[PDB]
Context: one part of a larger RNA, bound to proteins that are not shown
RNA sequence: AAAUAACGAAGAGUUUGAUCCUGGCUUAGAACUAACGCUGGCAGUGCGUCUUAAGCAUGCAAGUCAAACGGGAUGUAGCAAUACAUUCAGUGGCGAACGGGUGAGUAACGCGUGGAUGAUCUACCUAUGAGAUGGGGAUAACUAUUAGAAAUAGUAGCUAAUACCGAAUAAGGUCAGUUAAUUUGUUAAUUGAUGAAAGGAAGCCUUUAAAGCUUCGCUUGUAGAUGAGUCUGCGUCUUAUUAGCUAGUUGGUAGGGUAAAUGCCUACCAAGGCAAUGAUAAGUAACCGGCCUGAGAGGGUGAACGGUCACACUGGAACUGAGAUACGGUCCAGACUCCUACGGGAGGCAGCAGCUAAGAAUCUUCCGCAAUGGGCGAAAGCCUGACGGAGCGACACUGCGUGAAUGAAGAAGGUCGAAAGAUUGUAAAAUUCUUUUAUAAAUGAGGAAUAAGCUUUGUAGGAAAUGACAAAGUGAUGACGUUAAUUUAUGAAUAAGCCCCGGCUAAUUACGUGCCAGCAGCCGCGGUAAUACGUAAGGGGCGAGCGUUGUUCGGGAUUAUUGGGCGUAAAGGGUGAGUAGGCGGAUAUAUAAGUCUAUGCAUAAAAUACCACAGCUCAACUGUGGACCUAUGUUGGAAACUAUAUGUCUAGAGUCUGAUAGAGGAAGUUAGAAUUUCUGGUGUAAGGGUGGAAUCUGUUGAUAUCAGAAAGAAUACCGGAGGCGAAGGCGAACUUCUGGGUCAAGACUGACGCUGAGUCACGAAAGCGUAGGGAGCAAACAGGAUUAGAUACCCUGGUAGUCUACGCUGUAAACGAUGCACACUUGGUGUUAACUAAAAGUUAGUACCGAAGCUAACGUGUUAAGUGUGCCGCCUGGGGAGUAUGCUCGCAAGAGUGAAACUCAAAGGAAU
Repeated sequence: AAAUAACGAAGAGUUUGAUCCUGGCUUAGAACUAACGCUGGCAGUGCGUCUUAAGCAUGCAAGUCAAACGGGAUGUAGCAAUACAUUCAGUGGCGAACGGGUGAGUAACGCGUGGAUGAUCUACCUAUGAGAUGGGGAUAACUAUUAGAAAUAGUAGCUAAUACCGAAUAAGGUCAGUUAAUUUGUUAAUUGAUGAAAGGAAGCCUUUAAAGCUUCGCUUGUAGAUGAGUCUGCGUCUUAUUAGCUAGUUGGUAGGGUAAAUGCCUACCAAGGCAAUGAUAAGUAACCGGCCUGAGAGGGUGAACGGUCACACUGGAACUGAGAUACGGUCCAGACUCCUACGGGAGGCAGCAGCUAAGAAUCUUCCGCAAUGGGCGAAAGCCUGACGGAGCGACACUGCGUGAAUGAAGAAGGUCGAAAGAUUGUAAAAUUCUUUUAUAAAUGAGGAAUAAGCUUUGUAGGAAAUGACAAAGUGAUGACGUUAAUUUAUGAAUAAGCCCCGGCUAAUUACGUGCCAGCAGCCGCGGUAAUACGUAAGGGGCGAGCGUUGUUCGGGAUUAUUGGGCGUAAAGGGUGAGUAGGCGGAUAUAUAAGUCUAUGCAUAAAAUACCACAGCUCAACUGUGGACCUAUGUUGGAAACUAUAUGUCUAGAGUCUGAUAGAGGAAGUUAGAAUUUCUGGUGUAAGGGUGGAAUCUGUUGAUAUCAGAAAGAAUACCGGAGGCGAAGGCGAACUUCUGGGUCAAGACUGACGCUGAGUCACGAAAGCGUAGGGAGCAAACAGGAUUAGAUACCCUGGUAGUCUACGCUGUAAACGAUGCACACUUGGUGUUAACUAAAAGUUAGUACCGAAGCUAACGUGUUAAGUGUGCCGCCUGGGGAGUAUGCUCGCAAGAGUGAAACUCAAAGGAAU
C1' cells in the first nucleotide's frame, strides 16, 4: 500500500479595445389551496372563495323519552267508565356548552413545553359506605274570557306527577370551639349548630293487598378516571425618525364578589411602579404539531389534517345550568332587510348546498344513516348537511392506454441541392399478432358486526319466576353498487399535443421583411444574403399535458456561527479618558451554573418526516413496527476549561528610588531685524508694474538717501531621510506653575489588566457673540488691462478677517486614506536618546532598501497590509441622497441621526 467513518455540496452570462479583482443584476432546479393561453382519453387518491369578517331567496343541519305525570282526540272491547293500541300538545327528565364553520380581533400566560393549585370545580361513567319515613300548597294542559291584524301578552275556575315546598332521625357533609398531626385554606377525633330524599315498569303468590324480589331510578358520602378555571419558569414580529409612560396607576389595611387567588371591584393610607439590558406607542399577525426549500446550519411559511385560542350581523348584559358571559337561546341599543290593519312586529348561511356583488381565481340548491362517532330511551326505535359515499374542476399527486412484430438502397409528396443525390424514413403502406382500454354478457369477494327477539349453559341473588351478568348457537339489515377483481364475445377498433433551436441551454438550413414589422430573462438582434424577426422544412425537450405570470427557497460564501471584509473597489469613528458590557497571567482547594457521561430514567399526543415489512392488480395512497436527531425536567457520576467562593506566586501592570532627552501645555516679562506711517535734512522727474501695458504714486517735493519717533504682527541662521504630545498641534530669549515618556535588579504591591455602546473632555483653519487692537497681508468691492464677452487668472487700491481676552460652533485629503492591545516571525544602510571613557553592542524610538510570506495588482514586508486572538467602530450595486421628513444640539451659519418613490445594468479598483 492500509483501516474506519462519511450515503452529501456542479455552474454560467454580463462593466473593458483587451485583462484581473470587487460588485449588483440575470439564468439552468425544486415547489404552490394557484391563475391565464393552446390542447385534451381514462382510473385511483387528495384538494377546491387565498379577495368583501360584504349582503343574502329557498330547503335542511337538535332533538329524544308515552315504561315520569295529568289530559284532549281516534280505533277496538265497553252500556258508561275503564282497559288495549295509535296519535297530539302541555308539565317534567336529559341533550342543546358536543359535533360543525371562520381567522375579524388579539404582540397577549394568548400559544409551545415543564410545573403550581394547603386558593379550585367537575353532570353523565366505575367501585363503594349508608339510606329512602311521612305531609302540604300551587300550576300549566284543559274550560272560558280581556287587549290584539298577527305576533302574542293578560284574567277567572278546575287537576296530577320522578314538578314544587316544609316536617322525623341521619354516614364519614358543612361551619365553629377543643385536642392531635401537618406547617399557605391539609388530615383525624370530640362537642355544638345544621343539611336530606322518588318513585315508576315486571314477575310472584297468601284470592289479592300485604310481604319480600328483578331492572331502571332518587337522597347523602368518599375514592378513581376525565375535563375545566387560575397562576408560573423558559421560547414567542418589525420600526428607537415610538423616549418617557402609568394616577386603580404601584403597594398596604379592611371590605364587595367568585367553585377559587388577585385592584377582580370598592372605601381609606402612602407615592410609588415601569424604562436605552427598550417601558410606552405605531404597524403587522391567530399560535403550535407542521408545510416548502436546502448538503447541513438556516431561510421562507402556518393551505388540507390534528390540538389550543378568539368570534358568529356591530356593541353590551344577565338568566337557566355540573358545565355558556350560549353560531341555528333570551333582553337592550345601532345599522340594514322584510311584513303591517300604523298600535307594532319578524330576521342574522364566518352550518351543508346555493344566489348577488367583488375578484385572475375556484364546485351539486345530490344519495344514505349500511359502517364509524354523538344525543335521548329499559328496549324496539328516533334524530345526526358530523360522517360514510356520489357528481363537478387536468387543481395537485400516481398509474395505464392510444397499438405490437415483420416491412425497400428506400412509395408518393415536402424540404435542401450541382438537379448525381440526400433527408423526412421502417416512418407510412402492406402483412401478421394482441385486446389493457371501448361495447355486450356472465360470474362476482370485501367493507358486516349482528341488534331486538329466540334456544341453551353457568354465576350473583333469593322462598321463586321475571330480570341482570358471563358464555355458546340462532337471528332482518349495503347508499355506495351496473363495487374491486375475475371469464368469454367483436376488432387496430375509441384516442397528441405544447414549448424551444445565437451564447447562457440539449437542438440549422431555406424563403419573406430591410433599424420598418417585431423579438427579448440577461448580453443583445433587425439598416438588402437575420442559425436571434415572420412562415415552412428539419432537430431537441417534455407529454394529457406543455408554456407564461405571480409568490418562496436554492444557486448567493450577496448579512458569511458552520462560511466575507474595511491602504487605493462600498467599509476604521478626528483623538483620548472612562460607565455598563465583553474578554483576560501562573497555581491550590471547594461549589457543579456552563460542558461531558450512564446516548440512565421520563416527558416532547396522533398523523406527517427517516428505515424495513405489509394491504389496495402496482404506484400514489394506506397500515403495523423500528429508530436518528435535539428540547425540557430529573437521578447518579467526571472536573481539565468557562463561571462561582476563598487563598498563593511575580513574569504582566503599577508605586517608590536614581539617571536622562524633548518647539509638551498655561501664565507673566523681554528682545532685535524688517515693513508701514509721521516729523526733520540732502536732492530731481520720474516712480511703480507686466508676456507687453495701463490704472495708481510724484513738481502740494515722489522714488532714492540720512536721523528721530510710534504702532502692529511674525520669529531668518540653528532647522533635518530631527524632537515631543492621544490627536489637532508645538521653533526668538527667561522665570514660575504643570502633564507625559524612556532606561535599571532596585526595592515594594501581588493580576490591581485589555478593549470599551451611551457619556464626558480636547479638537487646524474658516465662522459667530462681547470688548479692544489693526503694521503687513487680504474674501466682498472699485479701477486698469487680456478677451467676442472676463462677475476670473494679471496689475493698482481696498472693507471684514488675520491678532488679544472671554463665551460659542465641533467641521477637514482631521491621512499612514491602514482603530487599539499583546504574544511571535531572516537582514542591509542611516539617525535620535540612554547605558558604556569612547569605539562596539544592547534597549526604546525614528527613516530608506529588501528575503520569505501576504496582496486583484500597485505594493506591503519586525513601525506588516505576515502568522494568532481580545474588544469597539463601520460596509452590503450606482444614481436619487447624505436629499425629504422627524428628533437632539446651536444666537446663527450648521452639525449629529437618517428614508422612500423612481430609475440604471452597470458604478468602481489596479494594471496592460
An RNA structure (16S ribosomal RNA, nucleotides 1 to 912) from Borreliella burgdorferi B31, in which 912 nucleotides are resolved.
The entry has 54 different proteins, among them 50S ribosomal protein L1, Ribosomal subunit interface protein and 50S ribosomal protein L25.
The work is reported in "The structure of a hibernating ribosome in a Lyme disease pathogen" (Sharma et al., Nat Commun, 2023).
The sample was in a buffer at pH 7.5.
The depositors describe the entry as "The structure of a hibernating ribosome in the Lyme disease pathogen".
Rfam match: Bacterial small subunit ribosomal RNA. For this family Rfam cites "Crystal structure of the ribosome at 5.5 A resolution" (Yusupov et al., Science, 2001). The family is grouped with related families in Rfam's "SSU clan". Rfam links the family to the GO terms ribosome and structural constituent of ribosome.
Lineage of the source: Bacteria > Spirochaetota > Spirochaetia > Borreliaceae > Borreliella burgdorferi.
Method: electron microscopy, resolution 2.86 angstrom. The entry became public in 2023.